About this RNA: The RNA from Sulfoacidibacillus thermotolerans, together with DNA, has 151 modelled nucleotides. The entry also contains Transposase IS605 OrfB C-terminal domain-containing protein, not shown here. Lineage of the source: Bacteria > Bacillota > Bacilli > Caryophanales > Sulfoacidibacillus. The reconstruction used 146,448 particles. The structure was determined by cryo-EM at 2.91 angstroms resolution and released in 2023. The entry also models zinc and magnesium ions.

Context: bound to proteins that are not shown
RNA sequence: UCGUCGGUUCAGCGACGAUAAGCCGAGAAGUGCCAAUAAAACUGUUAAGUGGUUUGGUAACGCUCGGUAAGGUCCGAAAGGAGAACCACUGAACGGAAAUUAGGUGCGCUUG
DNA sequence: CAAGCGCACCTAATTTCCTAAATTAGAA
DNA sequence: TTCTAATTTAG
Numbered sequence: 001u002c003g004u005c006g007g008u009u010c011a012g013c014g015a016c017g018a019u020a021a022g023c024c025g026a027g028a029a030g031u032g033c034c035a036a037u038a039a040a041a042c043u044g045u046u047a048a049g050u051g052g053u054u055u056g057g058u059a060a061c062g063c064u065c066g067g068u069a070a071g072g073u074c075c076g077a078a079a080g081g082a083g084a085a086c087c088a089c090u091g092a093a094c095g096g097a098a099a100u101u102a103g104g105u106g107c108g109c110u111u112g
Numbered sequence: 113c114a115a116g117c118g119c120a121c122c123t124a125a126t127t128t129c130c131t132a133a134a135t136t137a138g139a140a
Numbered sequence: 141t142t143c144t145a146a147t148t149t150a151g
Stems, first nucleotide, its partner, number of pairs: 001018006008093005022068006030061002032058005041050003071087002074081002095130018131150006138143003
């Protein structure tokens, strides 16, 4: 300094955690890459031309889904232990949920 | 710094809602 | 047999 617990939000207080702006695992819906394949539609006398569809693989992704610390008490030497049981402060406030619109922000590619 | 695109994530403004009555199936 | 909870649908 940021968080966890003390009925909700905000602030304080007591204890605790913190390299958390950190660490880690499976997987395959999308982007990307690779290998196959070539629909709709349009213009055209046709031919041909434009257009880019479909399948599989890979696992780099602000890729998908997840896991990981934090009150006291108690058992456990200690790690650790069931979201097991019990206990846990002060002040102000205490009408919300969903959706939509609009604006902004961040990340990635290109360009100036 | 700025502008296009793709995505998702925030926040403000704003609107609507916050059922009942009747019937049936299961339990004592 | 009564009845309380769950289902169904009109307005």